Solved structure of RNA (23S rRNA, nucleotides 2028 to 2874) from Porphyromonas gingivalis, 719 nucleotides shown. It holds a match to the Rfam family "Bacterial large subunit ribosomal RNA". Rfam links the family to the GO terms structural constituent of ribosome and ribosome. Clan: LSU clan. Among the 45 different proteins in the entry, which are not shown, are Small ribosomal subunit protein uS15, Small ribosomal subunit protein uS3 and Large ribosomal subunit protein bL27.
[PDB]
Context: one part of a larger RNA, bound to proteins that are not shown
RNA sequence: GUAGUAUCGGUGAAGAUGCCGAUUACCCGCAACGGGACGAAAAGACCCCGUGAACCUUUACUAUAGCUUUACAUUGUAUU
RNA sequence: GGAUACUAACUCGCGG
RNA sequence: GCGAGGACACUGUAUGGUGGGUAGUUUGACUGGGGUGGUCGCCUCCAAAAGCGUAACGGAGGCUUCUAAAGGUACCCUCAGGCCGA
RNA sequence: ACCGGUC
RNA sequence: GAGUGUAAUGGCACAAGGGUGCUUGACUGGGAGACAAACAAGUCGCACAGGUAGGAAACUAGAGCAUAGUGAUCCGGUGGU
RNA sequence: CCGCAUGGAAGGGCCAUCGCUCAAAGGAU
RNA sequence: AAAGGUACUCCGGGGAUAACAGGCUGAUCACUCCCAAGAG
RNA sequence: AUCGACGGAGUGGUUUGGCACCU
RNA sequence: GAUGUCGGCUCGUCACAUCCUGGGGCUGGAGAAGGUCCCAAGGGUUGGGCU
RNA sequence: CGCCCAUUAAAGUGGCACGCGAGCUGGGUUCAGAACGUCGUGAGACAGUUCGGUCUCUAUCUGUUGUGGGCGCAGGAAAUUUGCGAGGGUCUGACACU
RNA sequence: GACCGUGUUGGACAGACCCCUGGUUUACCGGUUGUACCGCCAGGUGCACCGCCGGGUAUCCACGUCUGGUAAGGAUAAGUGCUGAAAGCAUCUAAGCACGAAGCCGGCCUCAAGAUAAGAUUUCCAUAA
RNA sequence: AGGGUGGUUAAAGACUAUGACCUUGAUAGGCUGCAGGUGUAUGAUUGGUAACAAUUAAGCCGAGCAGUACUAAUAGCCC
Numbered sequence: 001g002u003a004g005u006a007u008c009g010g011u012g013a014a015g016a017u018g019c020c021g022a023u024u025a026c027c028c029g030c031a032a033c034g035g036g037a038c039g040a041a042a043a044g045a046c047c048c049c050g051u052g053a054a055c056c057u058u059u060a061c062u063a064u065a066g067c068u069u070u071a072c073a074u075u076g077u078a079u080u
Numbered sequence: 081g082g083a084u085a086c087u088a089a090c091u092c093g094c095g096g
Numbered sequence: 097g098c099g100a101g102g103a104c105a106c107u108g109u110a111u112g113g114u115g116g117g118u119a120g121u122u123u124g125a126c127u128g129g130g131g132u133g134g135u136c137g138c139c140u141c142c143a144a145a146a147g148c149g150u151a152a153c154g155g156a157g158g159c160u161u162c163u164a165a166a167g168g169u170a171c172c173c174u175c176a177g178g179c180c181g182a
Numbered sequence: 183a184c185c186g187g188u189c
Numbered sequence: 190g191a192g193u194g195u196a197a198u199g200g201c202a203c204a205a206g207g208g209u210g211c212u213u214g215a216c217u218g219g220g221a222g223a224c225a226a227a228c229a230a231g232u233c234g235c236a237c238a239g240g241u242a243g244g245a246a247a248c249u250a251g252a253g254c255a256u257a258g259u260g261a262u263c264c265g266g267u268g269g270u
Numbered sequence: 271c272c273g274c275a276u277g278g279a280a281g282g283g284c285c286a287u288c289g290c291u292c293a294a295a296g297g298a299u
Numbered sequence: 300a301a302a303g304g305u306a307c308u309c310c311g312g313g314g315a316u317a318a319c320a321g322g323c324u325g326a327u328c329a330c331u332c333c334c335a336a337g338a339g
Numbered sequence: 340a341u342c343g344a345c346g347g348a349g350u351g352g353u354u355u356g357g358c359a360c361c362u
Numbered sequence: 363g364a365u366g367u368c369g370g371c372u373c374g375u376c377a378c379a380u381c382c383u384g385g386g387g388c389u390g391g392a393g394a395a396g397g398u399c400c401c402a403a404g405g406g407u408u409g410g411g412c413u
Numbered sequence: 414c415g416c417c418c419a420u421u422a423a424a425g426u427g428g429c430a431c432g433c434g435a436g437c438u439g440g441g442u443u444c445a446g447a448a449c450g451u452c453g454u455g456a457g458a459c460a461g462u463u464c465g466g467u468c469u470c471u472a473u474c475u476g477u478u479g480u481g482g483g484c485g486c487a488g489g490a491a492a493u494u495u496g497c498g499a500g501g502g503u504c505u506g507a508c509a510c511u
Numbered sequence: 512g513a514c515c516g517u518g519u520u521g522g523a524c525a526g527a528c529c530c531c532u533g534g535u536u537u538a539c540c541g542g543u544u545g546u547a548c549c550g551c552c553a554g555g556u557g558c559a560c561c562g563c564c565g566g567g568u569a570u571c572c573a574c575g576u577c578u579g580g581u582a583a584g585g586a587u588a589a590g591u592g593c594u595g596a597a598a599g600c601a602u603c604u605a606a607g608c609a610c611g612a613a614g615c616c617g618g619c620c621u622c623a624a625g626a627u628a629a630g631a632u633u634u635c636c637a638u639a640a
Numbered sequence: 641a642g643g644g645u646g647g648u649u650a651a652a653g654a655c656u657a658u659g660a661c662c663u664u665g666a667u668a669g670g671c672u673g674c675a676g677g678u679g680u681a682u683g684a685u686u687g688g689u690a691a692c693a694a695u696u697a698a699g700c701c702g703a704g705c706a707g708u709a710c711u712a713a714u715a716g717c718c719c
Stems, first nucleotide, its partner, number of pairs: 003017001006023005026483008035475003039470002047313004052309002054305004060121005066114003070110004076086004090101005124136003133153001137159006160295001161194001162253002167212003171208003180186001181184001192201002195258001197256003217238002222233003228296001241250003265288008320362001321360001322358003326355001328351006337342002368440001369438003373432001374429005381406003385400005408419005446464004450459003484625001488636007498622004504522007524579005532573003539566005544559006584616002590610004642719004646662005667712003670708005676701003683696003687692001
C1' cells in the first nucleotide's frame, strides 16, 4: 500500500490478524467500552555523532573602538 | 641651557 | 572692543602602554555509550597456531644515548663458583 | 687479598 | 653460571670476554646483487682505482657482538664552488 | 655554475653541515 | 599561533551508540538437593 | 524430632550485573 | 521519520514457592496448643496515623 | 520499602511492557522563574535541598458486553420441549451440651 | 484440659422485591418575601435556583425486607489397611479388595438445536381474520 | 393456516425486539366512585376595636384500584 483483517502455542530482526500445527467460526447491521493494531500527531527536545550553527564567559588565540605616554606639525619672542 | 617671563598663533567668557 | 588664559591646551601623523567594551575564531582522536582515568613515535619478549606476517583499554619491560677508546690491527691471556690451608 | 686440584 | 657501556632476545672460547705495542679505515670516488615494502621512507653488500694503519707474510681495516637513541617539506644560518 | 644591458655588490643554484617547533612523533603554517 | 559554558538553544543524522521495556547469559542473588564433622 | 559447619551438584530469571540483537 | 512517564485509583486474570479454611506422616507429641514435612489453588484474604 | 494504632479465621508471595494514563489522577519525575548550602575567576554546576509550574485525539479493523435483520434446517406454520455444550455458584466466626 | 457426635446463632458477599423503616418525588398540596398585571379591593397568575420554606402517592431505590452458600452422589491426592508371590521369611501390590480431602466430575441456578450431527412431541394448512 | 404494513398502548424498550387490545371491545384517555397526598379553601353566621379566632364541612389533587363505550383503536393494501 491492497485486504475475504478469528483464537492459542510455537517460530521468527529475539513481543505475529497475515508464517507452522491445531482450535473455533452461518451472511449483514445498530448501541456500548477501550486490551491490541509496538493505534494517530510532531524526520526524539533525553543520549551520542558532524573538523554543523548560534549565543554566553574568561588570566584561550588574534585583532580593535575608547583611554593614555612621548616626538613632529599647528608654534612664536626675550632673559639669565 | 631648562626655568622664568612676554603676546601675536590658538582656546574661553561678557557686550554689540 | 573688553576680560581671563596662552605657545600650554586642542587636533592630525607616528610611537609605547591599557583595552571581553566590541569582533572573528580555536578548544584532537582512541574508547565494549559518553565523561573521568589511561594512551598516541621507536626497541625486545609472550599472545603467534615449528617459513614470513597477524588484533585486543591482552601479559611484561626499555629509548629520546654513549666511546679518543668502549674504533683498526699484530701478539698474548680466560671467567664465575664449591671444598681444602692460611 | 694468597698457593694448589675438579666443573 | 661470568662478562659482552645501557631492557629483552639471539649470539659469542679460533672468543664477539681481558690485557699490552703501534696506530686513525670513525677513508676519497662508490653500490654486480639482494632483503623488505601502499607510497614516502628503511636494511645488507660490491668490484676496481687513489693513498694509508697493523703485520714476517697471508690477510684485515668504508666505525662499535646485533637489533632502540628521532622528525619530512617550506623558510632561515655557516663553509666551499 | 647563473642572473642585471655590461663589471662589481647582493642574491639564486650545486655540494657538505646547522637552528626553534612539529612527543597528538606522515608534522592543519 | 588556539580555553571554557549552554536546562534559552538550534539544524542535519543514528537504534552504527547510552537511559525504560523486550531478548541472550546467570558471575551475584533466591531456592531445592549431595556429603557429613558437630550440636540436640 | 529439630538445627546443621567445611565443601559439592543443580533450578529459576524476581536482585545487582555483563552483552548491545529490536525500536 | 518517539515502543512516551514512578506511586495511587478502577477493572481484572493467572501461578503456587499455602496466610486462613480442608486431609494427613513424624516429633526430644501425656492432654492443650506448637515445630517440621507431604497432598491440596475452591473461595476468601479489614480500617486508620505516617511515607 | 518500612514503623505504629485498632481489629480479623486470615490480614500470603509473585507474573501479566516492575498488568492497566487513545481508562483516571499528577503527589514524584525530563522544562522555562526564584532561593539556600557546596564547587568554579566566570558563564554556570551539583551524591543536594526548597516554593511554583498546559496530561491532545469524533473508534476504521480486531477484542468485549448487549440487541436486531436475512437465509438455512424446511413445503408453510402456532406452541410446548430434550440437552451437545457454556457460564455462575463453592467464604467463614461465636456459643451451649457430651 | 479434651477425641468424636449434637444443636442455637451471626459477619461478609450475591439475587430478587417495595408490605415495613428510610431516601427521592421540577406530578401534587400548603405557608410566606419582593415585584408586575387584571380602574380599586378581594381572588388569582407570571418572575425571582422548583424564589424560599414545610410536606408528599405511584415509580426508582438502601440504610430496608426475604432467599441463598450448605452435604459429599462417583472416581481420587497424600496417607491407613486385608489376602499375597517374586525373594519358602517379610511386604498396602505386581493379579485383587476397603477406605480416605474446601481439590476433579456431578447435584443447584441461568443460557443453550446456526448442536449445518440444524433434534423431539401436539395441532393447523392459504386468504380471511 | 399463519404473517407484514397500521392503530390504542405497557410494570417491555436507545432503535429494534417483546406483551396486551383493535368495536360480540375495557387497550389508552375521559367520566363516576374509592385507597391515598395536603391540611380546613371561597363565602356566610359567630366574637374581637383590630391583627385574627370558631362553626358551616373543607377545598384542591388522586401516576394507584373498581365500574362505565363518551373519545380514539377502519382487516384498507401486501406475502
The depositors describe the entry as "Porphyromonas gingivalis 70S ribosome (W83 Strain)". The 2025 paper behind the entry is "Structural studies of ribosome from an anaerobic Bacteroidetes human pathogen Porphyromonas gingivalis". The organism belongs to Porphyromonas, within Bacteria.